[PDB]
RNA sequence: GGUAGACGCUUCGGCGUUUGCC
RNA sequence: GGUAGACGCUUCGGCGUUUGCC
Numbered sequence: 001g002g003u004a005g006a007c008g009c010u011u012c013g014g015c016g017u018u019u020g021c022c
Numbered sequence: 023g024g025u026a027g028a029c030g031c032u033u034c035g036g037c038g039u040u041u042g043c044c
Stems, first nucleotide, its partner, number of pairs: 001044010013032010
Other pairs, nucleotide, nucleotide, family: 011034cWH012033cWH
C1' cells in the first nucleotide's frame, strides 16, 4: 500500500412515520 | 402541495478504529 471482516462517522442526493404552521 | 420539527431508512461518494490475509 492492497484486500476481507467487525463496530461506527459523514457531504450530496432520495425516501418513510408523525405533528405544527401556510 | 409547501414549510418547520420529532424519530428513522437509503443510492453514490468520503472517512475513523481494530483484526485477518497479500
The depositors describe the entry as "Structure of dsRNA with G-U wobble base pairs". Shown are 44 nucleotides from a PDB entry: RNA. Crystallisation conditions: 30% PEG 4000, 0.2M Ammonium Sulfate. The structure was determined by X-ray diffraction at 3 angstroms resolution and released in 2020.